[PDB]
Molecule: tRNA
RNA sequence: CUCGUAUGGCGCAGUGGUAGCGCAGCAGAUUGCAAAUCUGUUGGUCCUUAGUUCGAUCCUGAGUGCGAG
Numbered sequence: 001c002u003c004g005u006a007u008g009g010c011g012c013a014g015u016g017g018u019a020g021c022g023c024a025g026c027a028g029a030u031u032g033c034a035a036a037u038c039u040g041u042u043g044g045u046c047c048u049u050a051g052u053u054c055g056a057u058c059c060u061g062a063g064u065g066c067g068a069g
Base pairs, nucleotide, nucleotide: 002068003067004066006064009023010022011021012020025041026040027039028038029037047063049061050060051059
Other pairs, nucleotide, nucleotide, family: 004065cWW005065cWW007013tWH007019tWS008021tHH014046tWW015057tWW016053tWS016055cSS019045tHS020044tWH024042cWW030034tWS030036tWS048062cWW052056tWH
C1' cells in the first nucleotide's frame, strides 16, 4: 500500500424520520393426533467516529475489524 464488508444468540433483508424475516430462546395450553399440535412473547435502537441536512442505520469523509491482487 488500492478495493470490498460488516443490522438483535446464530443466519440474512432493509425506508430518510428514531428497524425487520428465518431460526433458536422464554412462557402458557393439552381429557382420541402428544416425539405431535395450539398460543403468547424477551433480546439490537443498525462496527466506532467527523460532519451532511430539521432529521438519521439508510447520504458524505475518516478510523476499527475481517476478507480481497